[PDB]
RNA sequence: UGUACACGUGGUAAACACGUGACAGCAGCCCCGAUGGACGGACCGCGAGGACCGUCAAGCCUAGCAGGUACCUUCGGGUGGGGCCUUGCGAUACCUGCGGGCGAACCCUGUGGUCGGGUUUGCAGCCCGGCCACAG
RNA sequence: CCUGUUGCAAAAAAGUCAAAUAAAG
RNA sequence: GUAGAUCAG
RNA sequence: CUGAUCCAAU
Numbered sequence: 001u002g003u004a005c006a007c008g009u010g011g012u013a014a015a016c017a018c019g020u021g022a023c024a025g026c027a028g029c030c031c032c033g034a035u036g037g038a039c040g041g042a043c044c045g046c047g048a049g050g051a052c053c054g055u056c057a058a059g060c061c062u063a064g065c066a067g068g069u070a071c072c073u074u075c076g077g078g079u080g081g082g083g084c085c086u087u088g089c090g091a092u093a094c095c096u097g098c099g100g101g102c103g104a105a106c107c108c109u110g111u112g113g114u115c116g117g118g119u120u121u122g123c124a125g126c127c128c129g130g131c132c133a134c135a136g
Numbered sequence: 137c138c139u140g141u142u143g144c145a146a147a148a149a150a151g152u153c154a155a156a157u158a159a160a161g
Numbered sequence: 162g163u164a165g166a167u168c169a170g
Numbered sequence: 171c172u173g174a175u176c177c178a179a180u
Stems, first nucleotide, its partner, number of pairs: 005021005028084005037056003041052001043050001059102004064098003068095001069093002071078002109135011140157003143152001165176003170171001
Other pairs, nucleotide, nucleotide, family: 001089cWS002026cWS003025tWH010016cWW033062cSS034061cWS035061cWS036059tSS036060cSS036103cHS037057cWH040053cWW044046cHS044049tWS045047tHS057058cSS058103tWS058104tWS073074tWS073076tWW074076tWS076090tWH077091tWS078091tSS085088tWW087088cSS120122tHS134135cHS137161cWS138160cWW145150tWS164178tWS164179cHS168173cWW169172cWW
């Protein structure tokens, strides 16, 4: 926004009108937490699902979390998939970091730079860990 | 086409048959 | 080898 | 012989 509804107003009444509003409603139920990806091939009941084969480069998923950027909003806000339905007002597009599991690297030490730390009045020194490079 | 020094190797052998390689012959 | 067993290296 | 893993472990 839009539906359904209580009071008050004036009015003879009404399928008339306005204003104030229960935190006023009405914005239905149930199930699902899986696993690397792009491109060429053989598999299956070529059917809802699951193997296998090649290269490739590092990234691939995420109804998890946080923050920011726009749109629709309606002020509350809002972005997964499937089924049952039934009345029973809703809302989407990406990008960044963190967490998870799949990768991949990673292993030759030590210099540097950051982020976690801890020691300490002290971010000075210090010793632990994770990344980035490099003098070979 | 095989006589040696060295990197992919589960411990002395499996064999990377053209690896990095010599006036390697 | 371990209180006991197991997977190994 | 050492190190983990137990349903085993006072």